This is an experimental structure of RNA (THREONINE TRNA) from Escherichia coli, with 76 nucleotides shown. Rfam match: tRNA. Rfam describes the family as follows. Transfer RNA (tRNA) molecules are approximately 80 nucleotides in length.
[PDB]
Context: bound to proteins that are not shown
RNA sequence: GCCGAUAUAGCUCAGUUGGUAGAGCAGCGCAUUCGUAAUGCGAAGGUCGUAGGUUCGACUCCUAUUAUCGGCACCA
Numbered sequence: 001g002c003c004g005a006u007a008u009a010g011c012u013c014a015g016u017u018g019g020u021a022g023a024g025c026a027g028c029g030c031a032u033u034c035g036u037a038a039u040g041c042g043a044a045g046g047u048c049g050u051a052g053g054u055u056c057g058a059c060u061c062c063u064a065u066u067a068u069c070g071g072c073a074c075c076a
C1' cells in the first nucleotide's frame, strides 16, 4: 500500500436494539502488621480515537482521517 474488521476509564470488558456511558481490577481515602498466587469498607473516575455530518436526540447512523487486529503485497 490492498481487502475486511476493530478503536469505550490505567487494565480487562459491557452498552455493537437512536432515548442521560457501567462494571470488575487498578488508583485515591480509612481500617487491617499478616508465613508462600488476590484483606475489609468507603468516596470518586472516562464523554466513547480524531474531524465533520444526518437526526428532536448519536457511544449507536453516515463521511473523511489516524492507529491497531487478521491476511495479501513488500521487506536493502
Base pairs, nucleotide, nucleotide: 001072002071003070004069005068006067007066010025011024012023013022019056028042029041030040031039049065050064051063052062053061

The structure was determined by X-ray crystallography at 2.9 A resolution and released in 1999.
The PDB entry is titled "STRUCTURE OF E. COLI THREONYL-TRNA SYNTHETASE COMPLEXED WITH ITS COGNATE TRNA".
The 1999 paper behind the entry is "The structure of threonyl-tRNA synthetase-tRNA(Thr) complex enlightens its repressor activity and reveals an essential zinc ion in the active site".
The entry is indexed under THREONYL-TRNA SYNTHETASE, TRNA(THR), AMP, MRNA, AMINOACYLATION, TRANSLATIONAL REGULATION, PROTEIN/RNA, LIGASE-RNA COMPLEX.
Crystals were grown from: AMMONIUM ACETATE, PEG 4000, PH 6.5, VAPOR DIFFUSION, HANGING DROP.
The entry also models zinc ions.
Lineage of the source: Bacteria > Pseudomonadati > Pseudomonadota > Gammaproteobacteria > Escherichia.
It was solved together with THREONYL-TRNA SYNTHETASE.